Released in 2020, the model rests on electron microscopy data to a resolution of 2.7 angstroms. Shown are 152 nucleotides from a PDB entry: RNA (16S ribosomal RNA, nucleotides 1385 to 1530; 16S ribosomal RNA, nucleotides 918 to 923) from Acinetobacter baumannii. The sample was in a buffer at pH 7.5. Ions in the entry include magnesium. Primary citation: Nicholson et al., Structure (2020), "Structure of the 70S Ribosome from the Human Pathogen Acinetobacter baumannii in Complex with Clinically Relevant Antibiotics". Rfam match: Bacterial small subunit ribosomal RNA. Keywords: antibiotic, tigecycline, translation, ribosome. The depositors describe the entry as "Acinetobacter baumannii ribosome-tigecycline complex - 30S subunit body".
Context: one part of a larger RNA, bound to proteins that are not shown
RNA sequence: CCUUGUACACACCGCCCGUCACACCAUGGGAGUUUGUUGCACCAGAAGUAGCUAGCCUAACUGCAAAGAGGGCGGUUACCACGGUGUGGCCGAUGACUGGGGUGAAGUCGUAACAAGGUAGCCGUAGGGGAACCUGCGGCUGGAUC
RNA sequence: UGACGG
Repeated sequence: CCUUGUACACACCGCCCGUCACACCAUGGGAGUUUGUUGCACCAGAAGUAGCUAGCCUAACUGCAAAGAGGGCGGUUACCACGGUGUGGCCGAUGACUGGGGUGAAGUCGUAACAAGGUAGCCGUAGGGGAACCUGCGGCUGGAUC
Repeated sequence: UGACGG
C1' cells in the first nucleotide's frame, strides 16, 4: 500500500460474559393456614297450594220432618324455602424455608464471545466443572487461511 | 467510512 474479518467508533489501553458478595422489586414452589364461591349425596321441612279426611262446627239450597247437600276448621300426605351433615372442586390471602428472575451499583474471581478473539463459532444431546464454560458424538456456515 | 486483528 492493497485486500480480508470485526459485536470495535473516547475506535483493542475497545467491547463485553458468568458465578460469588451487596441493595431493592416482582414471581414460582412450600408442612400448612384461612376467606369466599361452588358440585354432589343426604337430613330437614315454615307459609302456601293441592290431594285425602268414618274428627268437630255449620247463614243463603233442598227438605222444613228429623236430616241431607254444600262449606269451613282440624288432622294427614305431596311439593317446598331457610337451616344442618358429610365429602369434593375452584377463588383470593398468608406461610418458616427455598428456586430462579429483573433492576441497580461496580465490590470479588476470572476472561467465555467479538479478529483465525489467541483451542473457529454456533445447534441438538450427554457427561463434567467456582463461574464464565469444558469435553465427546452428530450437524451447520451465520468460518478466517488457503 | 475508519481503527484494529496472535